[PDB]
Context: bound to proteins that are not shown
RNA sequence: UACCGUCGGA
RNA sequence: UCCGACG
Ligand code: GTP
Numbered sequence: 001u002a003c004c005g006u007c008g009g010a
Numbered sequence: 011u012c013c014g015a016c017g
Stems, first nucleotide, its partner, number of pairs: 004017007
C1' cells in the first nucleotide's frame, strides 16, 4: 500500500 | 510476478 499502456528480457 | 527501455 504506493497507476496504466507500448517494446524487450526472466 | 520481478528486470531494462519508452509514452
Ligand atoms: P513534453 O516533454 O514537454 O513534450 O511533454 P509531454 O507531456 O508531451 O511529455 P511525454 O513524456 O511525451 O508525455 C507524457 C505523458 O505520457 C503523460 C501520460 O499520458 C504518459 N505517461 C508518462 N509517464 C507515465 C507514467 O508513469 N504513468 C502513466 N500512467 N502515464 C505516463

Source information: Released in 2022, the model rests on X-ray diffraction data to a resolution of 2.05 A. This is an experimental structure of RNA, with 17 nucleotides shown. The work is reported in "Structural insights into the dual activities of the two-barrel RNA polymerase QDE-1" (Cui et al., Nucleic Acids Res., 2022). It comes from the structure "QDE-1 in complex with RNA template, RNA primer and 3'-dGTP". The entry also contains RNA-dependent RNA polymerase, not shown here.